Context: one part of a larger RNA, bound to proteins that are not shown
RNA sequence: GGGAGUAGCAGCAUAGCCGGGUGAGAAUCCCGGCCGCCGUAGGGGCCAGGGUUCCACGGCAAUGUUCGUCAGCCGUGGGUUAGUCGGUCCUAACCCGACCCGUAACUCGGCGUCGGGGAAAGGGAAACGGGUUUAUAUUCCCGUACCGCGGUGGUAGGUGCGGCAACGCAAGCCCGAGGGGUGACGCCUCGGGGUAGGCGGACCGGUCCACAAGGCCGGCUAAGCGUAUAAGCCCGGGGAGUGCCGUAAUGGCGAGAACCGGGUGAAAGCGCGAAUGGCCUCCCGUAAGGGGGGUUCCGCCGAUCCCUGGGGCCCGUGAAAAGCCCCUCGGGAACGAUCCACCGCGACCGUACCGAGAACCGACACUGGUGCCCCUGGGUGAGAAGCCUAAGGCGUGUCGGGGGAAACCCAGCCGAGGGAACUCGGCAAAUUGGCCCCGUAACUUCGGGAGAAGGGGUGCCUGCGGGUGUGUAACCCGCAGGUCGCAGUGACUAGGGGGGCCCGACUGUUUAGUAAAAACACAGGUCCCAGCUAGCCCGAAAGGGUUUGUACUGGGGCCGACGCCUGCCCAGUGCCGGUAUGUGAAGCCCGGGUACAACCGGGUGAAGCACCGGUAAACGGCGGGGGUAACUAUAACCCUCUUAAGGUAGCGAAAUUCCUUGUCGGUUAAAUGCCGACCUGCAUGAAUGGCGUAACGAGGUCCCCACUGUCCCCGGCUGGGGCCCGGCGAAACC
Numbered sequence: 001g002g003g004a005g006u007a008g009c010a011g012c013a014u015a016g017c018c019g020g021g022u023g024a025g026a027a028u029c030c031c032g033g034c035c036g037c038c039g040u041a042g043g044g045g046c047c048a049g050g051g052u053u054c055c056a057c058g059g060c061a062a063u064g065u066u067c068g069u070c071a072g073c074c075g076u077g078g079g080u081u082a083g084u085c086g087g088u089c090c091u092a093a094c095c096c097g098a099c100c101c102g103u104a105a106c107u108c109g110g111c112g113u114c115g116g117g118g119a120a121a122g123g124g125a126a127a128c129g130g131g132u133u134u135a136u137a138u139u140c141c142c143g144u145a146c147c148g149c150g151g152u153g154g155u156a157g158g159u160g161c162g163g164c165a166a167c168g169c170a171a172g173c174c175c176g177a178g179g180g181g182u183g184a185c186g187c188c189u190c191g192g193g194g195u196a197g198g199c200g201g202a203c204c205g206g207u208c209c210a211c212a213a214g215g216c217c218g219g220c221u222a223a224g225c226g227u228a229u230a231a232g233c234c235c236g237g238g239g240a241g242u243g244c245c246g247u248a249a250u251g252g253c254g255a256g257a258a259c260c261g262g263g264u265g266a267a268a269g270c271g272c273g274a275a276u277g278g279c280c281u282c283c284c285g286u287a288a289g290g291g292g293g294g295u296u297c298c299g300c301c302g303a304u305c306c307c308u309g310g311g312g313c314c315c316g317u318g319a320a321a322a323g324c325c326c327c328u329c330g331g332g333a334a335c336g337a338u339c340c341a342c343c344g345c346g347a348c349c350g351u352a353c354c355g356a357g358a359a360c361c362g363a364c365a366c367u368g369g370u371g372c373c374c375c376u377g378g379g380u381g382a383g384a385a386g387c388c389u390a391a392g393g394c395g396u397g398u399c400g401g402g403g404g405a406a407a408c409c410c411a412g413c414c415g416a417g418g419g420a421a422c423u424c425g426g427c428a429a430a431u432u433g434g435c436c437c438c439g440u441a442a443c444u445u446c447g448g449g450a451g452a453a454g455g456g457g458u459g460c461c462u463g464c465g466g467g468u469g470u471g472u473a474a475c476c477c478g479c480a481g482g483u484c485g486c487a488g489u490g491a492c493u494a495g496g497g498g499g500g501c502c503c504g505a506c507u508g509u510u511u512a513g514u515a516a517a518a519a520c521a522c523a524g525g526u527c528c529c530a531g532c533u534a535g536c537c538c539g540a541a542a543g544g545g546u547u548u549g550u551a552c553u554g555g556g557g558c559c560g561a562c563g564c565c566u567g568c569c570c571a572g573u574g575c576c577g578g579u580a581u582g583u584g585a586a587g588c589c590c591g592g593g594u595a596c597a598a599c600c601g602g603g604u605g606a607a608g609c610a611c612c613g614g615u616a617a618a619c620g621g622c623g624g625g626g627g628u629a630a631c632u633a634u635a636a637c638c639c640u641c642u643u644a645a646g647g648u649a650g651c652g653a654a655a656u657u658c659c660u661u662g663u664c665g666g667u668u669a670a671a672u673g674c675c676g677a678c679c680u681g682c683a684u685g686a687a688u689g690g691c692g693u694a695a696c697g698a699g700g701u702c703c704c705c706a707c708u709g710u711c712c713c714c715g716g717c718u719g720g721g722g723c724c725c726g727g728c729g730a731a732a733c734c
Stems, first nucleotide, its partner, number of pairs: 001734002008728002016034006035395004043375003049354002053352001054078006063071002083146002085350003089123002094117005100110003127144005147346008157335001160169003173332010186313009197301006203219006220277001224272004232264006243253003278295003282291002314318001360369002377389004399726004408721008417712002421710001426707001434458005443448001445561001459483009484488001496705007503697002508520002524559007535546004562692004567622003572619002574615005582609002587604006623641002626638002650684001651681001662678006
C1' cells in the first nucleotide's frame, strides 16, 4: 500500500432550550432566565504520593476521541512570611558500631555488655476571633492572651495562722539523695448530667402571592481570666435486726446502718473580653465615599460530641520511658519565693495547589485500585434503607443531528385459554412480602425446630378514653361510629412454602485469573520421646530456636462435635530390649619373611549383623471343594482339605455391584429414576475408625402445594444501538 473514508466515538449518571454578548469564525466560550442530575455522596476537610499542575495577562501550529474564541495545553511575568501548628525530646517492636569469638579470608556469621539510633495518627511547654491579597495566612494587620529563660522592685516566709476533724490558706533560698503519685492503657453492657445540631410559638425588620390569609430569609458572640455544684470518696455526731436504708440492675449495715450536719471535688453555665466588630435592613449626586436604624423573649427533642459513675467475661489479663506535681532526708548561706507589677530575648526546616469517573498507581483526561480516611439539614419511616427535597456542587461519568423511528440485537412492560406438556435439570421468570391478633406437626443433645405450617385484620374524617408528666407541652397505647374506592404495608420498602434420601457435626478457610466442594481446619479422643549440660531442631563453626520456659510443661504422629461401640492374629516388614556362643575394620600382639621395609599366616577385637524375646488407636492380614431332616427344597450340624490367625458386632446392588434397567413392593396412564426390603459383598467392616444422629449448608439428589410466556404459539408496546446526514479516524488479516 489494500482492508476503509470502513469499525469505534451507545449500554454502568439518556440534558438541554430561549434571549443577549465576544469574536475572522460559535451545537460545544461568557451573562440572565427556564428545565434537569447528585444529595451518609458526584457535597465539605485532609494524609501519603505527585511536584508548580496554583494566580493574572496574552494565544490557538500541535494535545483534548467532534468543534473550540475554552483549558490541568502554549508564552510572558508573579506567588508559600510562625516563641504558641508539625518536625528537632522519650521510649516500643526492631536495627547498627566497638570490644570479643568464629571463618583460608571478607563488604560474611554471631554476640552479653557499653554506647548510639528507631513513631510527621503512641507519650509529649504555651493563641483565639475578625479583617487584608490576583494568588499566603491560628504565619501579615487589628484587637485581646499565654509559655520558657533572664532581669528590676516590692511582699508571703525564714522569725505566721483559722478549724475536734475531713480540710482552708501567698505559707522561705541554693546543691545533692531517696520515696510516693501522674504519665499509664483490653472487650461487652447500663444509668445520670451537659453540649452541637434540630423543632414550635411571640415580636421586629424584609420579601413571594387577583386578593386572601399563609409561606420563606435574618434575629451573633472565640481563646483567656474570675467564679461551684453533681457523682464518688471522706470527716464529725448518732447508736439499729421476728429488721431498716437504697438502685435501671447488682446491693448495704455492731468489721457501725438509718438520721443530722459538713469537706473535697468534672464537663458546663454565668460575668469581663465587646464594638455600629459580624449579620439584616433604610435614605441620597454614587468616585472618594455620605448618611440613620435593628441585633428581643418563652417552650420541646436531643446525639454516634463531652464529662462522670456502676455492673459483667478471660486455661486469653490488654506497653514503656522521658517529662511533671508532692513529701522526707543530708549538706550550705542569711536572706528571700511556686505571690503582685513591670522590662527584654525567643535560632533551623515545612507551609502554593490536587487529593481523584481528568492533578496518585495502573503505557491513556482508563467504569479498576489507593481513600469511605474524618464529617453531613427537612419529610415518610425502626432506620446512616429506598423515594422526594434544602444547602453546596454539576449540565464534561466530553461528538452530535434526523426519525409516525425497516429487519435483527442489548436492557425493560403487558399478555386470552391452559398450567412444566419445555428442558439433562422449573435454567430464567413469576408467586410471597411490613406491622398487630390467633394458632403452630414430626423429631430433639430439651437449648431448639419456629417467622413451622395455617388463618383473620390494616385507608380517610368525627369523636371518646389511658401511661409518664405540673402541663389541651412532648412521646407512646386502646375503643366506638360515619364514609370512599377494583384495590388502604395502595408508590418506595418488603420471606414462596412443605415432605423424604446422601455427605460433612456446627461458626470459619481454600486452587489471585475455568473447580467454594463431599476437600482443609476445629473442639475432643488416643498413641510416642523426654527429669533440663534433656528431648526435637538451625548451622562451616562460633553460637543459637523451643527458653523471661520445667511433665496440669515442651515437642512428634493418627482419628475428628455428641451417643452406642471398637472382635481375632507378633509367622513377615518395622521399632524396642537382652544374652553372648559366632562373625566383625583399623590398631595392638605372636610367628615367618626382608642386613631394614613392603609382604604372608594366626589371635584379640566395638558398634552392627546373627540368636532369644516384648509390641497392632505400629505398616499391614483376617482359608474351598464335600454330605446329610418325617417325599420338592435349603442344611442348624457332621466328614472334612492348610495357616500367624481364619471377618466378631454392625451395615449392605452402597459416592463400594462386573452380569445390571438384579428381584419383590410403593410412587406414574406409562419409571434405565427415588424410597423401602431381600443377600453369590466381581472387589463392605470396626480410630487408613464402624453404626446412628437434633441443629446447620449459595453442597448433591427425588416428590407435593402454589405460581407463572418454560412450552402449546407466538403477539404488541418502551428506551438504547443497528440505518441515512455532518465531523474525527484505526486494526486483525493479505
Entry title: Cryo-EM Structure of T. kodakarensis 70S ribosome. The RNA (23S ribosomal RNA, nucleotides 1397 to 2130) from Thermococcus kodakarensis (strain ATCC BAA-918 / JCM 12380 / KOD1) has 734 modelled nucleotides. Among the 58 different proteins in the entry, which are not shown, are 50S ribosomal protein L3, 50S ribosomal protein L15 and 30S ribosomal protein S19e. Keywords: T. kodakarensis, ac4C, Ribosome, cryo-EM. Sas-Chen et al. published it in Nature in 2020: "Dynamic RNA acetylation revealed by quantitative cross-evolutionary mapping". The sample was in a buffer at pH 7.5. Method: cryo-electron microscopy, resolution 2.55 angstroms. The entry became public in 2020. Lineage of the source: Archaea > Methanobacteriota > Thermococcales > Thermococcaceae > Thermococcus kodakarensis. Rfam match: Archaeal large subunit ribosomal RNA. Its Rfam clan is "LSU clan". The literature on the family includes a 2001 paper in Science by Yusupov et al., "Crystal structure of the ribosome at 5.5 A resolution".